[PDB]
Context: bound to proteins that are not shown
């Protein structure tokens, strides 16, 4: 690496046209010599988060 | 709860011949020089602040220019968000159609998938 079957989409004809199950959506996209916050030097260096000690 | 230990998730940027700046100026005190008639303007090495010129990452507005029907729709709230409920587009079993993460790729004759089985009987 080919074809044939699972896979998972896909442009779909659909079974349902319900209640549902997945991925996307709640503010389309790529841009700007545009702006406002926030942050950038330290035990080799970070927050959260959960139990635990002490309270 | 500050700490402290132990489980665990996320770490964008900037750092080892060590750092946002593969680039490079000024002032301020305090010392120690240099030159010297004085202050200023100054030589030129150090220590400790500082100003200036620029730069990343993120976040929400905002502006262009192109796109649209789409449910972009409704209510909770933070220091940021579909953060959360409700909601929908495609639709969860099938044929056509892409592409693989894929069967391992094919061994009746010794250790696994072409039989060493078969059938009898006795004790609890």
């Nucleotide at each position: 690496a080919a074809g044939c079957a699972g896979c998972u989409u896909u442009a779909c004809a659909g079974a349902u046209c319900a209640a549902u199950g997945g991925c996307g959506g709640a503010g389309g996209g790529a841009g700007g010599u545009c702006a406002a916050c926030a942050u950038c030097a330290a035990g080799a260096a970070c927050u959260g988060u959960g139990g635990g000690c002490c309270u | 709860u500050u700490g402290c230990c132990u489980a665990u998730a996320g770490a964008a940027c900037u750092u080892a011949u060590a750092a946002c700046g593969a680039a490079c100026a000024u002032g301020g005190u305090u010392c120690u020089u240099g030159c010297c008639u004085u202050u200023u303007a100054c030589c030129a090495g150090a220590a400790c602040c500082a100003u200036c010129c620029g730069g990343g990452u993120g976040u929400u507005g905002u502006c262009u220019c192109c796109a649209u029907a789409g449910a972009a729709a409704c209510a909770g709230g933070u220091a940021a968000a579909g953060c959360u409920g409700u909601c929908c587009g495609u639709u969860a079993c099938u044929g056509u159609g892409g592409g693989c993460u894929u069967g391992c790729c094919a061994u009746a004759u010794u250790u696994u998938u072409u039989g060493g089985a078969a059938c009898u009987u006795u004790u609890c």